[PDB]
Molecule: 16S rRNA body domain; 16S rRNA head domain
Organism: Escherichia coli
RNA sequence: AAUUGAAGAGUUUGAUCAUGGCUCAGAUUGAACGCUGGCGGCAGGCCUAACACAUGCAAGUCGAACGGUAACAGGAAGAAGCUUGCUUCUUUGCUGACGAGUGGCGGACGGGUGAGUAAUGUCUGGGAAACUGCCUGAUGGAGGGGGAUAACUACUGGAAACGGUAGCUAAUACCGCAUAACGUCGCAAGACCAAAGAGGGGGACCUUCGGGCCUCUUGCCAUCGGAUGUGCCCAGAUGGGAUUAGCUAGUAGGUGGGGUAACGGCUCACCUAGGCGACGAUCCCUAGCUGGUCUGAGAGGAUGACCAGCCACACUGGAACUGAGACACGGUCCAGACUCCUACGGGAGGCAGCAGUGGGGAAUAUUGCACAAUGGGCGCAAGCCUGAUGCAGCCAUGCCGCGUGUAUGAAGAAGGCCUUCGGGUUGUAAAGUACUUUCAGCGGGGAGGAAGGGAGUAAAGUUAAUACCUUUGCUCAUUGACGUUACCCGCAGAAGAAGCACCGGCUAACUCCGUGCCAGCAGCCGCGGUAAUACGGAGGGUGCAAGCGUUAAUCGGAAUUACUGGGCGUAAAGCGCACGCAGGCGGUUUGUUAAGUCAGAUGUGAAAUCCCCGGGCUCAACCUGGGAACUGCAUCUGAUACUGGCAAGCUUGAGUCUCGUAGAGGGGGGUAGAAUUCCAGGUGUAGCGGUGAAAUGCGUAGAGAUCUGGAGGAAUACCGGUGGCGAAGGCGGCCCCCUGGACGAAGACUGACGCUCAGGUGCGAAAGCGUGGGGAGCAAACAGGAUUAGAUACCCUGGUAGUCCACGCCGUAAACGAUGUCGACUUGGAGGUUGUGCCCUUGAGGCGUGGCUUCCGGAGCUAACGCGUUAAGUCGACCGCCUGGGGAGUACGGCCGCAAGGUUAAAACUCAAAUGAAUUGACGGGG
RNA sequence: UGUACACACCGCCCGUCACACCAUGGGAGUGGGUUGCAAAAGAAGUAGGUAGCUUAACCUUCGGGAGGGCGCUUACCACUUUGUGAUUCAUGACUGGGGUGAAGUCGUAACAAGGUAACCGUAGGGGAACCUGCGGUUGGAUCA
RNA sequence: GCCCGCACAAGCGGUGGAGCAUGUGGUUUAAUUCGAUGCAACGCGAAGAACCUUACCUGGUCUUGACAUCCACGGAAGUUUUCAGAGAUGAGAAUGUGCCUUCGGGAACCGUGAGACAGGUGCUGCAUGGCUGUCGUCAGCUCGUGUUGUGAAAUGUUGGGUUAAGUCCCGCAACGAGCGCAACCCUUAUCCUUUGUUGCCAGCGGUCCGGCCGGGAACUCAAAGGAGACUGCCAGUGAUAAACUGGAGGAAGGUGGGGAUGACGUCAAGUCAUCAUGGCCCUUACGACCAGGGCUACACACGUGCUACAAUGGCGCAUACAAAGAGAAGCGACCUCGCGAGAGCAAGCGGACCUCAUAAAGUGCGUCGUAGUCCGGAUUGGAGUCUGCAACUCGACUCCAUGAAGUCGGAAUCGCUAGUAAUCGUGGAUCAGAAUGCCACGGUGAAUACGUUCCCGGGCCU
Repeated sequence: AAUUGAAGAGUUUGAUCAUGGCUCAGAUUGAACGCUGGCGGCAGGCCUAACACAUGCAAGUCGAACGGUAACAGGAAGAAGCUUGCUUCUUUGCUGACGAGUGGCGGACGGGUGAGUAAUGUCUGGGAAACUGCCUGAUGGAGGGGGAUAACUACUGGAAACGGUAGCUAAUACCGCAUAACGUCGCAAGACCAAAGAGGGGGACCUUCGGGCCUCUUGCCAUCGGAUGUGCCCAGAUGGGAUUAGCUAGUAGGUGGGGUAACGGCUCACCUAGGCGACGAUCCCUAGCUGGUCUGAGAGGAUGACCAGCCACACUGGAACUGAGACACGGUCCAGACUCCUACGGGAGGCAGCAGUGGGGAAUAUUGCACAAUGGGCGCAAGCCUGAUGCAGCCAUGCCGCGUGUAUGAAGAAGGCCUUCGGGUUGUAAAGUACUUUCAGCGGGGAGGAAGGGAGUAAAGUUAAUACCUUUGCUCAUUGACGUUACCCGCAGAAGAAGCACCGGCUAACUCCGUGCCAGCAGCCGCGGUAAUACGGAGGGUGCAAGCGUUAAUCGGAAUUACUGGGCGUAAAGCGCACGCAGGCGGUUUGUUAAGUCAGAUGUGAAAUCCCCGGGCUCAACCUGGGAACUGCAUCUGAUACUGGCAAGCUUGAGUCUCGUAGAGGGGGGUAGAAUUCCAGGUGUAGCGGUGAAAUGCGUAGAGAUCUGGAGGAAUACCGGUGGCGAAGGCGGCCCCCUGGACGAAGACUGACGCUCAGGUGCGAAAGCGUGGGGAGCAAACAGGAUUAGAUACCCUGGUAGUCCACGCCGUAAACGAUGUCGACUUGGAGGUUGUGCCCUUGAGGCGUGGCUUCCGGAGCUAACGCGUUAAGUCGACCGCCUGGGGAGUACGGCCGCAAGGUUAAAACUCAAAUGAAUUGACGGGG
Repeated sequence: UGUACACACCGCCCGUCACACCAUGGGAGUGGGUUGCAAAAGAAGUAGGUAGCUUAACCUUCGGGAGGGCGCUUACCACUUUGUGAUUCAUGACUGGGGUGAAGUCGUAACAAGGUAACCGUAGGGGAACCUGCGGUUGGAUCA
Repeated sequence: GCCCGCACAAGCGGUGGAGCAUGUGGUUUAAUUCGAUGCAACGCGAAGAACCUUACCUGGUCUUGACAUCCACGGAAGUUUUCAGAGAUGAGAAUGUGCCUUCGGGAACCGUGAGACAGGUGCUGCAUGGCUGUCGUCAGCUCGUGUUGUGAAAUGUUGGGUUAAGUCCCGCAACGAGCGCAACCCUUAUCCUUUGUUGCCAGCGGUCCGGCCGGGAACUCAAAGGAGACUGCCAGUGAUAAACUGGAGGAAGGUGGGGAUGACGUCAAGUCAUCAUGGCCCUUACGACCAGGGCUACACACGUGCUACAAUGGCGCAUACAAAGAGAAGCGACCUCGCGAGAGCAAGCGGACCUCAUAAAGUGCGUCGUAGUCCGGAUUGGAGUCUGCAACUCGACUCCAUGAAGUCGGAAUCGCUAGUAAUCGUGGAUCAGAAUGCCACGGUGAAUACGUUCCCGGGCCU
C1' cells in the first nucleotide's frame, strides 16, 4: 500500500474553409560526434565481420580409495643427523604424506550467440503410452568364490605424427555362484535377477588381532513410491509473399514384427488407396521464440534484449564415450577452409566465453583484481575451483545531482552604446574590503558482503560409553580480500571547475562601425542591400550548467493512412458487367440448446514483479514489498426474447401460377421504293470535273446534263416525345422466325426459397489483325495535279489492308452515369411516361397520390459549390477503390492475343509540395 | 461569374536546333554476397546381423569360442558432386523513368473561347511545330 | 436558358399578268462610251444621248503642251485693216514706242523655244476625303457616392412593383443618375373670323342622278390673322413610388397618328467618268479642240412608271367631299373659220370679284344578277405641223378615222397595324429641240393580331 480510451507550432493560397505531404516540441538510444569540463553516485558500452585469430584468462577435487612412489617423512646401505656402523632418508613404498598412473564425480556444469529457421521458432491449456547422469521415502538385503592391465619393469623403432615389442601387478576398482519375492517369465503352475568395504574406539575374551565380538561411523544390495527432471498425443494462439496452383510411395491408413522408457508409418514386411490444397496449400523470403521489452491519451503502434524460460549454433560439418539424454565453446576424433610442423615425405591445430590480436566499419573497454563472501561444481571431508561472481579500471553512450565562490564596495573608471547632453548604460562587475572550503589536494576516522560456516566445551549424541562420526547453544578462530571501498570528519585558498546554443520574424534576446543586392547568413519564413538589427568585427543582451550543442535514429502528436478516428457529384477513388464458391449477412412464430446473448459460481496470473500502489537508500538516480497478469485459463451453468444447431409453421420478403400494357432489346433471315454508282437509247453538244490561280483525272468513241429505262452493290429520312429498351458493352426502315427483359393490375399457394461476392465462370465498343473473300462507297500504307501577302499550307485526282462482306481475335477503353450491388424510407405545386382512389366518367375528363424523367420546392445534408425525391436527405448487409505531388496505368517477368500489341506492375530520383470551394478581386470575342 | 494576370492582360507564355550538370530500375548474359530445396558420396564416431583373425574373471580340452573388436554388412552423417528457386551492387541488348531552362536559329503552341474548349483507347507516317484512320467521353466554352 | 422587330403569322399595295413607256441585260456591229444592284439594272449621273455636248468609234491636228513663270524671240505699251479653214488653226498690208532700254527686254499681255514646270472626265471607292442605302432601332449600355481594389465584381442593373424596352422606383447591399428606342424633325383630319363666284353646302326638296340645281351661303378653300389630343374628364390597379387600364366627348385616343435616321452580327451595297487620292499608267499623252457616227437596234428577260377591270356599280330613287398655280405688256366666257399651220371678233376681273378652270370614284335602297358594258381606254390607218447647220439615223407635234386586251392576274422579295396602308383628280420647271418622270396641291379611306417557337436579322438577365 494495491488497479489503464483526446497535447500544439513552422511550412500548400496575402487571408479563408476542406483535402494533404514535409519539419520541430513531447519521448526514447548496444550509438556516434562538437565544444567544454571538478567530482561522486546510477546505467549501458563491436552494435559495420554468425569475418578470422598468436598470448594470458574462462572449474576441479580426494591415499577413510589403489598398486605404488614425484618431493619430503619414519627405519636401512651410501650420501650422511654423518656423532661409518651410534644414527638420518633419496628412496626402498610397508604407510605418514601424496605427484604421476589407476580408482570416483560434475562433465550436456558454468559462461556466449541468433546465422539458418514460417508454420520452423514459440506460447496457453489440456491429453497419454512414460523415463530421470538427480533428491528423498518404503520394504527386506549385505552370505560365498574369482581374473586382468596401466603404473612399475625390459628392450627397441620415428622426419614429424609419435611409436614397437616383452615381463608383472592393485583398488569402497573389474567378473561369476547362491537366494528372488512385490520387478522378469508365464494363462496360472511354478520358475529368474543382488552384493564390498574403509574406519573408530572398547565395557570382556580375544582371534584371524581387522575390530570379529560391543558398538556406531562410513560406503555397498534386489525391488517399489513421491519429489525433481524429462520424453510423448492434441486443440487454440503464434510473420509476410502468387514475377510461388498445386503436394505425396513410407506416402495415408489397416495388420504383425521391429524400435524408443513407452505411445505413434515411428520403421519394415504385407495389404488396403487414401492423405493433402485457393478458410492460401506447394514454394519462397525474412524475423530465432517466449516471460517480457518499447512507445503512445488510448487504439494501437513499437520491440525480443543488456534478465529469466525455451530452441539452433560454438573456425565449417559429423559421431558418440559416459549418461535417459552430449553435434560436449578451452572432454574425445577426421576431413575442409586456413595455417602450421617437418630431416618437406606425411601430419597437425583455432576463444559467436574474456581481455588481447588481425582488422572491418562511424567507432566502442582491463593479454584487470579477489575467491572474501555469495551461487554453481567437486571433494569421505578439510577444503579446493570458479573473468559465474564480487570489487576496481576503461567510454558523457545513456542517468541525477552538489560545486565552479559568498558577502562588502563607486551614481554607470577605462572601453562600448546613445544622450534632452545633467546622464543613462555594461557595473558594485572591477579596483578596494571582509568570509566559507563541500568538491579537487592533504591528514585522520571507517561500516556493509565478518551473516554463517570452520574449530574447544554443557548435550548418556543411538553406543557400556565419552568414541571415528553426533547435539544446540556456548567458547575459539575465520569471512573487509577486492580496497581504508561506500561513507564520515579537520585545513588553507575558490584555489582545480563554462563552455555551448541563439539575438530579422517566428523564438527567449540588438547597437555601432566595416563589407556593402558583395563577401555572407538562411529550422522555416527569408534576412544581404540603408549608416546592417539581421553579414564580419567591436560592444550589449538571451537561455542553460558539468553541461550544452551536432548527428544517426524511433513511437507519438499526424484522424498522416481512420478499429477508437479520414474518404469515391466536384479533392490521389465505382470496380467493363453479370452468374456464383469461400467469407458475411435474411423477415417472422413456438417447442428444444443455453452454447453465443443475458444471469450467476469457484479456483487458478514462474521468478525478475507485467500491472497498481507505497516504502528504504542524502535528494534524485538507485533498491524493494504487498495487492494484482483472478482481466488469461479451467470448471460449474440458469433465463430463451434474440443468435447459431434441432422441429414445424406464418407471410406483407422470395417464388409460382393469373392477366393487362408499353417498348429503337437482340440473333439470323425476309421485303417495298428510291437514291448513290453504272450503262444504254432520246434530245442536246464538246465538253464533264475543279479553284487562290490552274492542272493530273474523265468525254470526244455523242458522254456528262437531261429525259426515258434497267443493271450493280449497298443501305433504309422524317421515329426526334427532359418518350422508351438492354446485365454492361450497348438499342431507332418495315417484316418473320428464333428469342430476352420490363412495367402495371389481381389474388392464392409454396412458405424464408433472402442479400452480396475475392477465386471461378458467361458476355464484353473501337480500330487494328487473321481468314474466306468484299468493293456500290470509304480509307491508314502508298501516289498524281498544286503555289501563297504570309505558310512546308491552300488548291484537286486516286487507293491497300481494313472499315463495306462474314465470322472471330482485341479480353481491353473518361468499358464514366468520376450515381458500386441489393432493400426500405423521406417537400406542397406545375409539366413527360406508367398507373390508380374520388366525382353524374362533370370528353379521352372534373378532382387527389406515388414510382420513373423535368423544374420550382421544405426538413435535411455537404468542406463549401450547392444539392434537396431531380439528393449531394435517412439507413442496413456485401464488393471494388483512394492513401502527398512527380516515379505509372509505362517497359520486363507473369498474364491475354494469330498478330499488332495489350493487360498487370516497378526502382534510384526530385519538392515543401499537387488539389475542391470561397475571399481581398484587375481585364474579357463576358452578356 | 473565364483568367497562369499581385509594378494587377501594358500581364503571362513555346518546342526541334543549342548549352550546361547529376543519378537510375526491371531485363538474356559478365562478375560478387546471402538463403531454401532434390539426390549421390560415405570421413571420423557409434549402435545392428556376422563365421576366418582375437578375447581372463565368462565358457575353454588351453589352440580357441555362442557373442563383441579386426574383415563383412545394417543406420546417421564429414570432405565433396550435381540438379533446382529467391534477393541485391557494378557491367548489359532492350526498355521505363527523375531534374532546369526561351519575346533565341527554324517555325510560334497554351492562358480571355488567347478567337483551336479539352480528353480516352488502338492503327500507321514526318527534323520539328506536326499528319492520318476509327469508336468510347463531357471533367467548359461566353456573366452564352 | 430567354426575347424582339410589317420580320413572321393575319392581310393590304408596288413588281410579275393584260394593252402602253422608259432605263438596263442578252444579241448584232466600227462602236453598239464609262458611272445605276439582296430587296435595289430604277423616266438612274444627263432638267436630256441627232451630230453637237462627248470622252467612246472614226477622221483631222498640236505638243513646254488647250492653260502658266522666269528667260530668250517676235510683238515695246497702246493704236489699223485682208484672206482661208467644221475647228485644230494656217497666210497679206497699217500706227505710235512715253520713265529704265540691247524700241527684244521691265511694267498690260500673247504665241513660240529651253529647263523647273503644267495635265487626265486614263485606271483601281470590297485602300480613302465627301457623299449614300439595308434587315435591329434589338433592348441594349454605364456612372458618382456608401460598403467592398490580387486571380469576384455586387447592391443600383439582385427581393417587392413595373415591361415594343436593362423603363423605372423601393428596401440606410444602397443612395442618386445618364446614354439607345419610340418622342422631337417631316407629314396628317377638322375647325373661328373675313371675302364670297361657274369654288362651297348641316339639313331638305329637283333631278343629268354632277354640290350640281333650288335655296343656304355659316363652312372648307382661294387671301389676311386665328383653334386642335394629353389617361385630359369619370373610374381601377400598384408596396409606398413609378407606372399602367375601360367608357364618354371629340374630325383623329390611351407612345393622338405615320414616315426617316435604321448604333455593333445582316448585303464581300454604291460613288476615284463630279472632284480630290495610296497604288497604277500615257506624260510629245488617255492631255486638248473640232468634225461625222454610236447608245436609243430586236428571239428575248429584267427594273421602274402608265392605264384599267367597274355591285356601295351603268340604270331608278336618295346623296358626300375637292382644288393649288396664272393674269393687266395680261387671262379670256359668248362668237367664227383653217386637215393642219394659222386667222378674225369679243364681256368681266390686279384676283378664284372675271377668266384659263371642272372632281369623280364616295354613301343609303331597287333593275340587273360584276353586260367585255353607258365599265376600260390602248394601238394602228390616212393626210398636216414644228425645232435645230441639216432631223434621214437617236427630236417632237395636230387633226380625222380605228376602238384592243383586261371580268382582279402563279410563285416571291420589299413597304404598311389607322386618318396608317391605300387611293382621286390639280399645278410647275428647265432642255436648241422629250415630261406618263421629278417637284408641289388637297380630299376620300382599309384588313387582321391566336401567337413569335418556325422565316428573316440580331440581341439579351446575370